[PDB]
Context: bound to proteins that are not shown
Molecule: mRNA; 3' vRNA
Organism: Influenza B virus
RNA sequence: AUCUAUAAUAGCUUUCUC
RNA sequence: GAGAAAGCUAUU
Numbered sequence: 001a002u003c004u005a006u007a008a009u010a011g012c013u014u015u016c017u018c
Numbered sequence: 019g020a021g022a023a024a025g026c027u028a029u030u
Stems, first nucleotide, its partner, number of pairs: 007030010
Other pairs, nucleotide, nucleotide, family: none
C1' cells in the first nucleotide's frame, strides 16, 4: 500500500427522446 | 400508470 470481497428491501441524486 | 443503469444513504 483497501488493492479483494460485498445478502435483500426502500429512498435520494445523476444519465437515459424534443 | 411510474423503466434501466450508476453512485450514495437508511433499514433488517